[PDB]
Context: one part of a larger RNA, bound to proteins that are not shown
RNA sequence: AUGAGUAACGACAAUGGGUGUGAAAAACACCCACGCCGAAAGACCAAGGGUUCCUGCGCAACGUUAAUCGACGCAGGGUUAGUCGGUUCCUAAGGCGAGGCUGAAAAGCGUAGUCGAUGGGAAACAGGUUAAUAUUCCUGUACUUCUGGUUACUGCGAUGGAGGGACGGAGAAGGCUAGGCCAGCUUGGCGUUGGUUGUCCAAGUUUAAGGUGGUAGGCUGAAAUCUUAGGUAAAUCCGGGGUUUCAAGGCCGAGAGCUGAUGACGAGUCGUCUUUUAGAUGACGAAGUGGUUGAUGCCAUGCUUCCAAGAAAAGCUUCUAAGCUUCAGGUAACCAGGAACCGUACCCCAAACCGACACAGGUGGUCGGGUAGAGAAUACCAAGGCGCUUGAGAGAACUCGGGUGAAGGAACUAGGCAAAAUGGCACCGUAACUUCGGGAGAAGGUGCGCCGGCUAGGGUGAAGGAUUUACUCCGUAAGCUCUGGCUGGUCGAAGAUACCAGGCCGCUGCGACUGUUUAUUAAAAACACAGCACUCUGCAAACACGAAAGUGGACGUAUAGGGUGUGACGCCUGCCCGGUGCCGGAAGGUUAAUUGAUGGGGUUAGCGCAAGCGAAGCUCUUGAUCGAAGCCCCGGUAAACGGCGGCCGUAACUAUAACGGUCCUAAGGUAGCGAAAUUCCUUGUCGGGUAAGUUCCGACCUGCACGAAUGGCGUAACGAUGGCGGCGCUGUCUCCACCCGAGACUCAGUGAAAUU
Numbered sequence: 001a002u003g004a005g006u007a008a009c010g011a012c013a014a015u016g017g018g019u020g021u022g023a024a025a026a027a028c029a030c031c032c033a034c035g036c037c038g039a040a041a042g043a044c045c046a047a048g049g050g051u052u053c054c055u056g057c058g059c060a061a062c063g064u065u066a067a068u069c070g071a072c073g074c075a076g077g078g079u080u081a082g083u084c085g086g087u088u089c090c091u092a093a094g095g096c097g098a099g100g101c102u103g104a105a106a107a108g109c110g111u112a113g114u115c116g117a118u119g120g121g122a123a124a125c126a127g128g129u130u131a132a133u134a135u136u137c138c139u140g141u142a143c144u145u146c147u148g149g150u151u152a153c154u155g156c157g158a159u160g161g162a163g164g165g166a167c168g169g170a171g172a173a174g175g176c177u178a179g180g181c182c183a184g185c186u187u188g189g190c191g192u193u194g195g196u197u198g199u200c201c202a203a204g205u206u207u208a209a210g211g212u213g214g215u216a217g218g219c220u221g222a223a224a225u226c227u228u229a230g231g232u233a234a235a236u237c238c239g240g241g242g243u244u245u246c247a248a249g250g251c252c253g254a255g256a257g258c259u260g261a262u263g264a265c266g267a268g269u270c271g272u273c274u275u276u277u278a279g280a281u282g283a284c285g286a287a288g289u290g291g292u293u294g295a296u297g298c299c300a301u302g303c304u305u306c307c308a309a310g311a312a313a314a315g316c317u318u319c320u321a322a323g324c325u326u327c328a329g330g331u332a333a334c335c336a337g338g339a340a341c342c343g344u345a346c347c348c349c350a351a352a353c354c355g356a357c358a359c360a361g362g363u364g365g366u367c368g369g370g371u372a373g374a375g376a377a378u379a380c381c382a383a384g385g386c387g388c389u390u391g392a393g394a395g396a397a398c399u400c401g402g403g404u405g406a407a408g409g410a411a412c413u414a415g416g417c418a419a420a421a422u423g424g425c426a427c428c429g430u431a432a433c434u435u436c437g438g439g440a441g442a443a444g445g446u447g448c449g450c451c452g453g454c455u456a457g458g459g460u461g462a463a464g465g466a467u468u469u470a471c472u473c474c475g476u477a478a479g480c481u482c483u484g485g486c487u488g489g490u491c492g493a494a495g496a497u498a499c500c501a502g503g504c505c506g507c508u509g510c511g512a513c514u515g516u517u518u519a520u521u522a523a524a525a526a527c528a529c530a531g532c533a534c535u536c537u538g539c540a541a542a543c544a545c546g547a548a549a550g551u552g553g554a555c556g557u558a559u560a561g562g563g564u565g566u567g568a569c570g571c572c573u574g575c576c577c578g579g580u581g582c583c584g585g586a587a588g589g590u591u592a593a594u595u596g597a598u599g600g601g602g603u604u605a606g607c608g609c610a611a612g613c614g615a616a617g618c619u620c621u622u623g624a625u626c627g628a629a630g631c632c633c634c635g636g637u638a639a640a641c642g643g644c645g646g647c648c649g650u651a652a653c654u655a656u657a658a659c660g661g662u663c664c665u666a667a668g669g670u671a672g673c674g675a676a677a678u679u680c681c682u683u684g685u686c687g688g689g690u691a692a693g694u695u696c697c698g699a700c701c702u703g704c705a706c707g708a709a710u711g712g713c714g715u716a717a718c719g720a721u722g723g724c725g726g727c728g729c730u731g732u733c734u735c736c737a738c739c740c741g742a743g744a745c746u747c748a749g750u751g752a753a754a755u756u
Base pairs, nucleotide, nucleotide: 001756008750009749015033016032017031018030019029020028034387035386036385037384042367043366044365045364048347049346052345053077054076055075056074057073058072062070063069082143083142084343085342086341089120090119094115095114096113100109101108102107124141125140126139127138128137144339145338146337147336148335149334150333151332152331153330154329155324156323160319161318162317163316168306169305170304171303174299175298176297179293180292181291182290183289184205185204186203187202188201189200190198206264207263210259211258212257217252218251219250220249221246222245223244224243225242226241227240228239230238231237255471265288268284269283270282275279307310353362354361369381370380371379372378390748391747392746393745398743399742400741401740402739403738404737405736407734408733411732416729424448425447426446427445428444433438435568449490450489451488452487453486454485455484456483457482459480460479464474465473466472491495503727504726505725506724507723508722509721510719511718515527516526531566532565533564534563535562536561537560543552544551545550569714570713571712572711574644575643576642579641580640581637582636583635584634585633588632589631590630599621600620601619602618603617606613607612645663646662647661648660649659672706673703684700685699686698687697688696
């Protein structure tokens, strides 16, 4: 290139208009409307990113269209800390690790140490302010901790001792506070349309840390003296012991009130430079009070209770050792000064992080208002933030997602898949079966709105009284607030009226149960499981990882640990030891390396006129004797791996065989169950259920080819488990019709694909 100017333009939360600017406006800005989120689609902290933040200029490309706009291009600006977070101090898991131990090398392990937060350890709040930073700048009021000096007094000192720090799950009933609401007050208003000077409407009604206070409430007896086998040494501290006295001393502790605060804030008013859109501009600025409700926040690291038994270290307090002794050091007061370095913009359920994308996914923690509501569910709203970066039409088939549906009501289909239905609270009522807990929300039924009349109690609460001790107790009219009871009326087709919100029952298989699993076609009957049993293991355990050192097991010690199988519970778990394994035994046989008896050679001093013989030495081969375990052998063991048969005849009609005979085996299947998750024939046969049932349930037994911890048979409860039946309900279907959105179709912009 073709497909083809085709599919698509990424959540169906949604737009309409006016004005401006501009070459150009559906998308930019503003205004008036509309719609959406609001336990977020809002605001933050962390991680991650890294300038995306703000301003001026700009639009090629980027942005699924255009773009004047932008997380885009160019330039400039922007991040201010003693108290936030780091750094610094301290440690957890874990890392590294001087020496050391181990290892062919490389290295491994690990002691002293040294790092390592996700934890522990000093301290700040309110208001103001920028285009962009603020607990950081400014104003105001605090707090913490260091350094130097002066003064006065004085035993100071750790790498050590002690205390402290310092902690689990669940539950409860209190006390507060934030926040909410109502009333009062202040300011403004008097309503395009009936009424609205009032029991009317709208807004506001704020204020922190710190200081003081030692409260609700929690914990613990306290003091003196004497002594002391302990805290590695010392201790005046801690621990232990003995007396005497008194009982109230101490520690912790939300919050209230007061102060902080004559302040700040505060609708607005007056300056109006302006400037239209009313951004700013600088002075003043009213009210700023009671009641109630009330947290999942705080007291609370508390209290009670349980079993699965719940960090460490330092900072901190205190005691001493070595040392130091007019010293140093310590304590207290005052004065003076300091608190370095790094981060800080911006996004952060996101278009800025992880997903190749401005991607319907994923991303830890915090805050979380109103009405209704049990509620952080849900609906509608608030504060805030958005309308999701192609639109405009048209209103075919068909697809997607919904609404309604005559008559019928599962006839659909492999299957009620999907849909429809049920749904709340109080009260009544509720079966088999059961492990006595359940089953159970079984099933099923009644009431439910609103407005009156009468009536019963919570809480809070000025008074007053008391303890007229004080953050004290009792109590309190009204007012707020919560829960009821009995009656009557009334509207609608309908009162749990929306959203929200169990369908239920019967039989049967499997697994006891909660749990786990094939990330991405399997959630199950699979795995696990509590329980059970077998077996190993005496501790330097077995076992496992490691050439090893070492480590786990375990800082455990047979009521423990490992491995194996089975799988709650109930009744049980039969026979076979021939095979294989394991355990025990050791008389015999066989048997390794090893040892090297004996034999047979090679060589040669010599002897042989020759052929040949041949000492010693060395040497090649042979292989007597010795020689463990193992194996053969002898027993045991099945909740070890495993195994659990045939033929023929026989009885009051026939049939069948309680019975008898026989072959083999290690022994021939017990109980229980059985056409079964197992049964081929087979849709076995009978019974039930249906008009009709290859499925189902009950049964028979002819078990092709069940069967007892690869457990047998049952079993309440449980199950997004398999099968079957029923009630309800329905567009599943007869048989589809109409309607509502989204595509499809047309226009404008952008613009793929496989294939060829």

23S ribosomal RNA, nucleotides 1248 to 2003 from Pseudomonas aeruginosa PAO1: 756 nucleotides with solved positions. Among the 48 different proteins in the entry, which are not shown, are 50S ribosomal protein L34, 50S ribosomal protein L16 and 50S ribosomal protein L5. Released in 2025, the model rests on cryo-EM data to a resolution of 2.46 angstroms. It holds a match to the Rfam family "Bacterial large subunit ribosomal RNA". Rfam 15.1 lists 51,934 matches to the family in 10,816 species. The entry is indexed under Ribosome, PAO1, wild type, antibiotic resistance. The depositors describe the entry as "PAO1 wild-type ribosome, R, reference map".